[PDB]
Context: one part of a larger RNA, bound to proteins that are not shown
RNA sequence: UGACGGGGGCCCGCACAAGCGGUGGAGCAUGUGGUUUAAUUCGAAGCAACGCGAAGAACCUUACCAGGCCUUGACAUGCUAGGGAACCCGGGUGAAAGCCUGGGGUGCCCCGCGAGGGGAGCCCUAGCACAGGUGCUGCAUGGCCGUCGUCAGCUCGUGCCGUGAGGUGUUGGGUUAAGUCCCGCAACGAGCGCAACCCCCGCCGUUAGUUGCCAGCGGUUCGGCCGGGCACUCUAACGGGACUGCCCGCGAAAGCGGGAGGAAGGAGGGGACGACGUCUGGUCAGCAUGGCCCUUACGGCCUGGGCGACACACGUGCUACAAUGCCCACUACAAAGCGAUGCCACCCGGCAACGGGGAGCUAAUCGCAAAAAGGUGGGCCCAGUUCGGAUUGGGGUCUGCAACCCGACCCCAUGAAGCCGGAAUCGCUAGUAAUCGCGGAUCAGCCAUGCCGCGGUGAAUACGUUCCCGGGCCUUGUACACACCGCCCGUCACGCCAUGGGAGCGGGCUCUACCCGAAGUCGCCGGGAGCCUACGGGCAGGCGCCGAGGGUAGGGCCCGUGACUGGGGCGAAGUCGUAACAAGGUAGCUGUACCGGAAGGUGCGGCUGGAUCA
Numbered sequence: 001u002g003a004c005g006g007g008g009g010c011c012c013g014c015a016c017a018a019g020c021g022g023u024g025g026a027g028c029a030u031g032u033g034g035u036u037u038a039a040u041u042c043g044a045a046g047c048a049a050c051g052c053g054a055a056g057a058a059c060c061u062u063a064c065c066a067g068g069c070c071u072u073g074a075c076a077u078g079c080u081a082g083g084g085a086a087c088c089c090g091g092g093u094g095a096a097a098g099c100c101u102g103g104g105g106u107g108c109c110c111c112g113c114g115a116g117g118g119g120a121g122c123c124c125u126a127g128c129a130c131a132g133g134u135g136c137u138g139c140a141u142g143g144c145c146g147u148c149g150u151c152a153g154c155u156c157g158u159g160c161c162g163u164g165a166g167g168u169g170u171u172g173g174g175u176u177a178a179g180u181c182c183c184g185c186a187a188c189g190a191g192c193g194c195a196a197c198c199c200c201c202g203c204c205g206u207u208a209g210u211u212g213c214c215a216g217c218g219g220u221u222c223g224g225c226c227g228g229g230c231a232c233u234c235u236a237a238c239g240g241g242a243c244u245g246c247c248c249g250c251g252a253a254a255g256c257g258g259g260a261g262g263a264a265g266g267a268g269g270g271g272a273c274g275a276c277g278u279c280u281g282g283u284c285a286g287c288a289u290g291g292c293c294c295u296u297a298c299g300g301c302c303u304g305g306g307c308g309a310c311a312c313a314c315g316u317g318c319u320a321c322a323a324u325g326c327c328c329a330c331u332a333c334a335a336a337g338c339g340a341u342g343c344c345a346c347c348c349g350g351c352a353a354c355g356g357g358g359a360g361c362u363a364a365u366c367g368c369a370a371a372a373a374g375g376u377g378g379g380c381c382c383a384g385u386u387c388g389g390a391u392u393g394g395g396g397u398c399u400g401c402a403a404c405c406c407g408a409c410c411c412c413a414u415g416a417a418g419c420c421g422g423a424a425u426c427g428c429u430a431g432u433a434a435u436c437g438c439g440g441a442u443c444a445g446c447c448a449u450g451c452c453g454c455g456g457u458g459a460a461u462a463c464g465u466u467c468c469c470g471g472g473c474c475u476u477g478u479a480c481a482c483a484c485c486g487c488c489c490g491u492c493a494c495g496c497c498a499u500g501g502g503a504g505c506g507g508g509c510u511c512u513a514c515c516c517g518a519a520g521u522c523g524c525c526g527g528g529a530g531c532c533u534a535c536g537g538g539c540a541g542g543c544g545c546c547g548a549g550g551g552u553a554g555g556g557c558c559c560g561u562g563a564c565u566g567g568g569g570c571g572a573a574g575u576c577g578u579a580a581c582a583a584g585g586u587a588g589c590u591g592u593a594c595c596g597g598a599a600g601g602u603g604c605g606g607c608u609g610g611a612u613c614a
Base pairs, nucleotide, nucleotide: 001481002480003478004477005476007475008474009473010472012470013469015465019428020427021426022425023424026319027318028317029316030315031314032313034310035309042053043052064305065304066303067302068301069300070299073130083124089102090101091100092099093098110118132294133293135292136291137290141288142287143283144282145281146279148277153192154191155190156189157188158187159168160167161166172183173182174181198271199270200269201268203240204239205238206237207236212230213228246259247258248257249256250255321421325380326379327378328377329376330375331374337368338367339366342361343360346357347356348355349354387418392413393412394411395410396409397408398407434457435456436455437454438453439452440451486581489577490576492574494571495570496569497568499566500565501564504561505560506559507558508557509556510555511554512553513552514551515550516549520546522544523543524542525541531538532537587608588607589606590605591604592603593602594601595600
């Protein structure tokens, strides 16, 4: 400075509550997981993967598998030389691809005649340099996207503070959807955001009359259809309208509450638009791109298969379980879009799907339409049914070369599970939810029950913010900062290293006592006893003290070593717990004492290096 908390305060969002309808149970469509398979292709992985890329997998698509084939190649830029060369149609083989084979041609240029000869594309073979990869890495990338989060935030310039990281501004009060605004203030301003500028919808005007209409008279085969007409409606172009402007109340102001006027107000309702950043988020299979890799193949072509598998699990959905319902006949009221080898009126065959015919339509002029739920009449009478439609047999239609794997429709016959759904769990605050149908992209066709849109009908509820999820601000604690999905403690396991203890051994030094004691000096004797140029002498010889050293015994210090063993230190995705750091989820630490696999728990005092918000 953050981020975090089973910290605090204030505040938001369909966050909860309130409320309706759902998902979870059934059946099916689709996805995944997984499991199979020759292949079942690849990616996506909590929210923010899973009706996602796929806005269209029978062959194509395809990236996968098997088998048959081609190699300068399906194509790009060029160079050499024989030759040939624009092009078009056949034969053989074969599943196709492919391979083999036979039929035919000069505008350009030279005056050179032409049949001698050069040349441009361009086509071919052969060789050269190269092509190709959906092969790998999003953890080398660009680009685009998701996401937190349409949250209200994120910063800068100068000034001031601090040694510094940084702070202030941007903390505070009130207000707002909002860092919106107001008032405060060592700050005064500004930028990226918010808002506004853009589109749609609401009311009205001007411009405009092959849509509109007796709106007004006219004629009417009684259709605005014909004259006629722009008034309505409408189509569409740029304009008007709104802002808390006005009144009342509260307030310092911002603003809040209420009332009038008005089609519309207090952001009128929706869009488009998503800040610094976070996710080593997603995509090398849209594309692009660094590097790595394969180049008679990891490139290319073709036929067939596969991506559709099925004991199982999950996600999103569709159709339901019925009477506020179902079925049949009749009869209404939309919007937004789409159409020329397209939409296809109207006829006719067929019960149908469709099929023959066939008008209009370059489409405000034709049609795909008709909307459905509604309304009216009849049928069903509470039953697994006239609820529900799975599944299966059979008969057909249509697209396409072709629908075995694997299409969509139609018709007959089957007619399943389901009569309301466990723990759990999702969506929505209004023309929303719920329910009803319509269109479009992709597309031959379609596995769309998906997706993006359009309109019809049309609610319930919100006391409140305790609680769950997500976020904002301020403040708090921190041992977190790869930031709670963070750290981290002890036993126990394993390996290595050093060390303490250890039956004890083995030394070095040293001290004590006792025993033996060389040399030698010194001291006594030198005698009942020798030798000597003197007998008060000397020498030999004798005795003794001291004494090197040695012996025996027991201690001190130090050193080496020792089976085994206590802990300690590192070693590295170990095992069991969760101890400590946010009230650590029982404040922690602490001296002591008891106890327990372990961290540790508990008792007693102490500390604050904790707190007392409710």

Notes: The PDB entry is titled "Thermus thermophilus Ribosome". An RNA structure (16S RIBOSOMAL RNA, nucleotides 921 to 1534), in which 614 nucleotides are resolved. It was solved by X-ray crystallography to 2.95 angstrom. Crystals were grown from: 0.1M MES PH 6.5, 5.8-6.8%PEG20K, 30-120 MM KCL AND 0.8-2.5% GLYCEROL. Keywords: RIBOSOME, TRANSLOCATION, GTPASE ACTIVATION ROTATION. Rfam match: Bacterial small subunit ribosomal RNA. Rfam 15.1 lists 42,628 matches to the family in 10,626 species. Its family is annotated with structural constituent of ribosome and ribosome in the Gene Ontology. Chen et al. published it in Nat. Struct. Mol. Biol. in 2013: "Structure of EF-G-ribosome complex in a pretranslocation state".